RNA sequence: UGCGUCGCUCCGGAAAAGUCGC
RNA sequence: GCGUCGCUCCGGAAAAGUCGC
Numbered sequence: 001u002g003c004g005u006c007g008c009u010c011c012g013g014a015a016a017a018g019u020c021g022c
Numbered sequence: 023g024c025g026u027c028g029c030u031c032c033g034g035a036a037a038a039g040u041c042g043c
Base pairs, nucleotide, nucleotide: 002043003042004041006039009035010034011033012032013031014030018027020025021024022023
C1' cells in the first nucleotide's frame, strides 16, 4: 500500500414523483 | 404555500464487501 468493477453504509446538498402535518 | 420524511439526482467519506489488475 493504489486503480477499475458490482454493491452495502454514512455525511452534506438540489431545480428532486410522492407520504404526512397545517 | 410553508414545514416532515422519502423517490430520484449531485458532491464527499469509508483497509478489514464481491470480482478484475